[PDB]
The RNA has 38 modelled nucleotides. It comes from the structure "Crystal Structure of an Expanded RNA CAG Repeat". Crystallisation conditions: 15 mM Mg Acetate, 50 mM Na cacodylate, 1.7 M Am Sulfate, pH 6.0, VAPOR DIFFUSION, SITTING DROP, temperature 293K. Sample source: vitro transcription.
RNA sequence: UUGGGCCAGCAGCAGGUCC
RNA sequence: UUGGGCCAGCAGCAGGUCC
Numbered sequence: 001u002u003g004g005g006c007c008a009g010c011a012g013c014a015g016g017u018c019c
Numbered sequence: 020u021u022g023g024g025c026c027a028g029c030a031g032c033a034g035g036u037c038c
Base pairs, nucleotide, nucleotide: 003038004037005036006035007034009032010031012029013028015026016025017024018023019022
Other pairs, nucleotide, nucleotide, family: 002004tHS008033cWH014027cWH021023tHS
C1' cells in the first nucleotide's frame, strides 16, 4: 500500500545508531 | 532518507503473488 496475507520499486516526512 | 553504512516509524505513488 491492500478488502486482506506476503514481497518489491519509486518518491517524500521524522527518527535511532555508527563512520 | 543520509555526505555515507545499518535499522525503524508515518504517509503517498506503481507493481508482483496468493486468499